Context: one part of a larger RNA, bound to proteins that are not shown
RNA sequence: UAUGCCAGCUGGUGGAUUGCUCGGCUCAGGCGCUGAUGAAGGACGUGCCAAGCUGCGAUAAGCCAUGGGGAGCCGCACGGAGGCGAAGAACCAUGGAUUUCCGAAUGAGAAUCUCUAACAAUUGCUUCGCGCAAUGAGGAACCCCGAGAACUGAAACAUCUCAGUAUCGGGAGGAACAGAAAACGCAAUGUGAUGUCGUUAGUAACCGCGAGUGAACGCGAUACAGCCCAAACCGAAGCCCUCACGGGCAAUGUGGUGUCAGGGCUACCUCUCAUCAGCCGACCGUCUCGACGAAGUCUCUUGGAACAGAGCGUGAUACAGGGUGACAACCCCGUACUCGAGACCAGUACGACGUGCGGUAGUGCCAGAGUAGCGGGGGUUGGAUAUCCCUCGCGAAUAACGCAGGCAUCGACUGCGAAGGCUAAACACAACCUGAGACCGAUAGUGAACAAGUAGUGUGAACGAACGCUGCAAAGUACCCUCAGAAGGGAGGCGAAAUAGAGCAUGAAAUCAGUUGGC
Ligand code: NEG
Numbered sequence: 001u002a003u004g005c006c007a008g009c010u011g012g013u014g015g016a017u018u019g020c021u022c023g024g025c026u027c028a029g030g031c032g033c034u035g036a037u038g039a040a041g042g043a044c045g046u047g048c049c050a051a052g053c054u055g056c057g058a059u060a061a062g063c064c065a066u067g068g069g070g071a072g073c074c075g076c077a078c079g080g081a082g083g084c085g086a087a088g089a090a091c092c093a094u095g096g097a098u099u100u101c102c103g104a105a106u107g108a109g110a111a112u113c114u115c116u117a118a119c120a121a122u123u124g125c126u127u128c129g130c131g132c133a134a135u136g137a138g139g140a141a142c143c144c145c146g147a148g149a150a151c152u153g154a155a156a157c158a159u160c161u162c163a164g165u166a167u168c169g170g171g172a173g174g175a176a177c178a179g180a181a182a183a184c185g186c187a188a189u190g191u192g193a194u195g196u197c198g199u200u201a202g203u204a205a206c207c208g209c210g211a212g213u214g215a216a217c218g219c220g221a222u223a224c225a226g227c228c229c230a231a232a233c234c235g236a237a238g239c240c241c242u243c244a245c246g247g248g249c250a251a252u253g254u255g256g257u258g259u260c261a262g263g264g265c266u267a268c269c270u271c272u273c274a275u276c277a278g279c280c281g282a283c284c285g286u287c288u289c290g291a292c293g294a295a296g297u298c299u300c301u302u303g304g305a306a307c308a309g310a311g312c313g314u315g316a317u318a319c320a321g322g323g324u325g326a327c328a329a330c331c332c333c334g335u336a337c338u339c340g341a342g343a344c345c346a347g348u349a350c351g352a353c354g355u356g357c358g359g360u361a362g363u364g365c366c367a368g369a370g371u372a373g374c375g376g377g378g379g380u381u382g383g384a385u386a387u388c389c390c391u392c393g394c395g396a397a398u399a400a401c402g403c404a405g406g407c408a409u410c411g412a413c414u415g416c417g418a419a420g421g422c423u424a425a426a427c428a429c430a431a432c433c434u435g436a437g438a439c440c441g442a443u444a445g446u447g448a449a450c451a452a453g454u455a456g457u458g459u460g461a462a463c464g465a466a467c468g469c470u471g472c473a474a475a476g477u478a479c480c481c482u483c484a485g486a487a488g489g490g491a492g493g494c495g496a497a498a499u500a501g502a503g504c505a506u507g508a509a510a511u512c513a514g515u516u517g518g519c
Stems, first nucleotide, its partner, number of pairs: 004519009018505001019469002023440002025437006032429001033138002041102003044057003048080002052076002063096006072084003107115003116118001121135005142173001143171005153160001157208001183191002195222005205213002226422003229368001233256002237254001238249004262366002264363006276354001279351001285344007296312001297328001298311004313330002315319001321333003373394007401417005456463002476504001480490003
Other pairs, nucleotide, nucleotide, family: 013510tHS014509tHS015507tWS015508tHS016507tHS017506cWW021441tHS021442tWH023445tSS023446tHS024445tSS031430cWW031431cWW032140tWS035104tWS036106cWH036136tWS038104tHS038105tWS039105tHH039137tWS040103tHS042112tSS045060tWS047050cHS047053tWH047075cWH050051cHS050076tWH051077tWW054061cWH062097cWW062098cWS069090tHS070088tWS070089tHS071085tWS072089tWS119120cHS120136tWH122130cWH126129tWS130132cHS139140cHS139173tWH141174cWW141429cSS142428cSS143176cSS148164tWS148166tHS149165tWH150163tHH151162tHS152161cWW154210cSS159210tWW160211tWS164165cHS173175cSS174428tWS178194cSS179193cSS179424tHS180225tWS180226tHS180423tWH181192tHS182402tWS183415tHS184415tHS185187cHS185188tHS185414cWS187405tWS193425tWW194426tWW195427tWS200217tHS201216tHH202203cHS202214tWS203215tWH204214tHS205382tSS207211tHS215382tHS223425cSS224424tWS225423tWS230259tWH230367cWS231258tHS231366cSS232263tSS235254tHS236250tWS236251tWS236253tHS238254cSS242244tHS242245tHS260367cWH261357tWS271357tWS274356tHS275355cWW277353cWW278352cWW280350cWW281347tWS281349tHS282348tWH284345cWW293318tWS293336tHS294315cSS294318tWS295329tWS295334cWW302306tWH303305tHS303326tWS304325tSS305325tSS306308tHS317336cSS318335cWS320334tHS324328tWH347348cHS370371cHS370395tWS371396tWH371419cSS372395tHS380387cWW381383tHS383406cWS384406tHS386406cSS396418tWW397418cWW430431cHS430432tHS440444cSS441449tWS442449tWS442468tHS444449tWH447452tSS450467tWS451454cSS452466tHH453454cHS453464tWS454465tWH455464tHS458460tHS470474tWH470500cSS471473tHS471475tHS471497cWS472495tHS474498tWW475494cSS475500tWW476501tSS477492cWS478492tHS479491cWW483485tHS483487tHS485487cHS493501tWW494498tWH495497tHS495500tHS
C1' cells in the first nucleotide's frame, strides 16, 4: 500500500412504501324474451390524411321527422389542412330510411365464394298453385320432460353412501311446473284447489338394523278463484276462407243442452244477479328520467395557487356526495321542498252488456277399460306387508255400482267418484336498468382499472399474461457552441419544484460506481 473487509456519504439501478382510484367483489330494488319481415354471432368494408377501438353499412364515425338543447361543433385522440353551425349545428329522447357477404341459412354447391329462379326439409289448410301459414336457431341463470357415473364415506369392501349429484339428449316462459279431491283420517258434530315461507322434526319410516338416510297430516303465514268437456235428451239449427260471388268442413255429428251445489226426461213452484262469453278501462304505488332550486368568493397574514390561520357576515323543509391550483352549506354541479314524463302494476280492479242461479216428485235414461285389480321381473322412495314408476302376462263392476281411511278377507262406519280438459295471484334466476357497502385498493380485487379474452402457445378440443400517476398551466425547452448527427453533451429558457423533462407523485431493500472513516 495493492487485490480487499465493515459502516456511511453523493449518484445510479430497482419499484417496495405512503398517498390517490376511471376497475373489481357482494348485497338490494326494478325489469325480462329474440328469430324466415332472416335473429344472435362472424366476415369484409366505411374517415381528407386512419393502424387499434367504438360507430355505421355501398345513403357506411352516418341520412329523415318530432320534441329537448344551445353557440358552439367535426368519437376515443390535446395533429395538420380544411369544413359545419342563427336556413339554429353539436349533443339527448322517441319514431323512420338505409342496412354488403357468411350465419337456423332455406335454389344448388363452397373454408364468408360461385353456378343456373327457388319457404330447402317436414307439416296444416287448401282455390291441390308454395296460393295462405307453421317449425328450425339464440339467450346469464332460473324452469320442465328423459339418460345417468365415479373418485369419496363406511377408517378394507359387495348392499348402503357420495347422488338422482357431475355430465349427456329433448323442450317452454318472462317466470316455469302444479291446481279445484275416487283428498285428509289431530276419528271428528272435524278440514276443504295449488304453490311457497316458518314449524311439525332429525319426529315416523329405511338401513351389512353398521355408517348413514329421512317424510307427511296438522298448525302459523303469504296469496287466493274457480271453471270447460265426453254422454243422456236434441239432430244441421253449425264452423272456416273470401269485400262479394263463390269455395271448403260437417250425419264416422258441426252446433244446443250438461258436468256431484250430478245431470237428462216427464209434472210442476220459483227465479235470475251464480256462472260463462264479450265492451270499457284506471287511481295509488313502485322503478327510472327530467324542470326549478337559498346563502361571501369581503379584510389582514402565509403561499406558486386560499378551499389555511385571524377577523367580519349570510342561508338552511338544502350541514348527502362531487368539482374547483390546499380542510368549501354560502365559487360550480348538485342536495331539501314542489312539479312533469315514460315504463311496470294492467287490458287487471271497478263499472256495463248479455245469459240465467235454485227447489219438489217420479224416473235402474247418461256419467271416460286392457282401466280398477292380480301375478312374474326390475328400478325408485322414508314408505316399512303400508312410496312412486317401467316391463311381460292376466283381468271387473256399472251408482241398486265403485275407490280410499299405511298387512289380507268379510261386515259395519266415515270420506270420496278414477281411467277427459283449462286456470290469475303469492315463490325461482339475474341478462338489462338504478341504488348500496365496518368488502379489495394495481403481486390486491375479476383472467381483465392499460391493446383483455389483447400479445402469445397448440393440428385441434383448449390454454392465456404483463403494463395505472409530468405539471396549477404544456409554459412539453427558443437561441448559441459541440458532434457524422431529428442522437447525446455543454451553456441557456419555463415552473414553487426539471433530483416534476416523457412507464416523467413518493422512491425502501438486494445491488453498482465514486468517495469518507476504521482495519
Ligand atoms: O429517477 C427516476 O427515474 C425514478 N423517479 C422517476 N425519480 C423521480 O421521481 C425523481 C426523484 N423523486 C427526485 C427526488 O425526489 C429524489 N429525492
Molecule: 23S ribosomal RNA, nucleotides 10 to 530
Organism: Haloarcula marismortui